[PDB]
RNA sequence: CGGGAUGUCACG
DNA sequence: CGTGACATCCCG
Numbered sequence: 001c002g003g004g005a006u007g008u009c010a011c012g
Numbered sequence: 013c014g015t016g017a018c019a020t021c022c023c024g
Stems, first nucleotide, its partner, number of pairs: 001024012
């Protein structure tokens, strides 16, 4: 650069 | 269930 996997906090 | 913003990591 171009694609992904996740978490946390807040709030609808 | 969704909306945002902060973050960690992976691949070619």

An RNA structure, together with DNA, in which 24 nucleotides are resolved. The PDB entry is titled "Human EXOG-H140A in complex with RNA/DNA hybrid duplex". Crystals were grown from: 0.1 M MES pH 6.0, 22% PEG 400. The structure was determined by X-ray diffraction at 2.8 angstrom resolution and released in 2019.